[PDB]
Entry title: Cryo-em structure of eukaryotic pre-60S ribosomal subunits. Solved structure of RNA (ITS2-1 miscRNA) from Saccharomyces cerevisiae S288c, 65 nucleotides shown. Taxonomically the source falls in Saccharomyces cerevisiae (Eukaryota, Dikarya, Ascomycota, Saccharomyces). Method: cryo-EM, resolution 3.08 A. The entry became public in 2016. Ions in the entry include zinc and magnesium.
Context: bound to proteins that are not shown
RNA sequence: CCUUCUCAAACAUUCUGUUUGGUAGUGAGUGAUACUCUUUGGAGUUAACUUGAAAUUGC
RNA sequence: CUUAAA
Repeated sequence: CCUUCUCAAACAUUCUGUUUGGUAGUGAGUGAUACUCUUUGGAGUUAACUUGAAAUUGC
Repeated sequence: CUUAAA
């Protein structure tokens, strides 16, 4: 010793449909290609598996 | 913020 964004319009009547927007997270570790950029300064994405809220100084 | 104090 706290407790997590638990709806909003517009069109149309199909006894609820269609369209648009609304969602920042645990940390650590492992590995197999691809793509876009800039110029080596490596930045942004990405087919997933392990983990008792686990842990030792990436400057 | 403090009568969720003393």